[PDB]
Context: bound to proteins that are not shown
RNA sequence: GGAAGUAGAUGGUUCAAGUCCAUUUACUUCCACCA
Repeated sequence: GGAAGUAGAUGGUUCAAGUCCAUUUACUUCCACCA
C1' cells in the first nucleotide's frame, strides 16, 4: 500500500438510507516486495 472480517461515527444523494455513493475512529487478520 492493497484485501477480508469486527465494533462504531459521519457527509452527500434521495419523498425515503441498516439497504446508493462516499468519509472516518478502533480492534482482527491476510497478501505482495525475500521464498
Primary citation: Pan et al., Science (2010), "How the CCA-Adding Enzyme Selects Adenine over Cytosine at Position 76 of tRNA".
An RNA structure, in which 35 nucleotides are resolved.
It was solved by X-ray diffraction to 2.69 angstrom.
Crystals were grown from: 20% PEG 4000, 0.2 M tri-lithium citrate, 80 mM ammonium sulfate, 50 mM HEPES, pH 7.5, VAPOR DIFFUSION, HANGING DROP, temperature 300K.
Sample source: chemical synthesis.
The PDB entry is titled "How the CCA-adding Enzyme Selects Adenine Over Cytosine at Position 76 of tRNA".
Among the 2 different proteins in the entry, which are not shown, are CCA-Adding Enzyme.